[PDB]
Context: bound to proteins that are not shown
RNA sequence: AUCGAGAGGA
DNA sequence: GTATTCGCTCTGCTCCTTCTCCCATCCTCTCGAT
DNA sequence: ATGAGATCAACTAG
DNA sequence: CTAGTTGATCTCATAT
DNA sequence: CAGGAGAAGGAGCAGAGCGAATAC
Numbered sequence: 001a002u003c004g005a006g007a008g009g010a
Numbered sequence: 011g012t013a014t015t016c017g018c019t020c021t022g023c024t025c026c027t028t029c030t031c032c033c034a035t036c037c038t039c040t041c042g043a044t
Numbered sequence: 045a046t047g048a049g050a051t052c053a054a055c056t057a058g
Numbered sequence: 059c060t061a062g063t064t065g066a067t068c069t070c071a072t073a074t
Numbered sequence: 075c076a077g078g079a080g081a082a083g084g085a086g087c088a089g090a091g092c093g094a095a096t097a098c
Stems, first nucleotide, its partner, number of pairs: 001044010011098022046071013
């Protein structure tokens, strides 16, 4: 930086 | 010579199968892998 | 990875 | 004209 | 396992319709 994941906000 | 069938084809009709598509908006953060 | 050899093209002069 | 030097570029080859 | 919906293909059956084909 990319990807994914998760947790959250309205 | 016309009944009468009758074999064969032509769709066509439901249905089941496949398959392909879609599944709110916007925002924050961390964390792991590459 | 790394270099040797080949090709070609620009010189780089004779 | 005309050979020699200089760079780029491609191929190929070396293990385990 | 507690998707779903619709459209496209193929399948098998059902019949209609017309050619030929026995046959009265």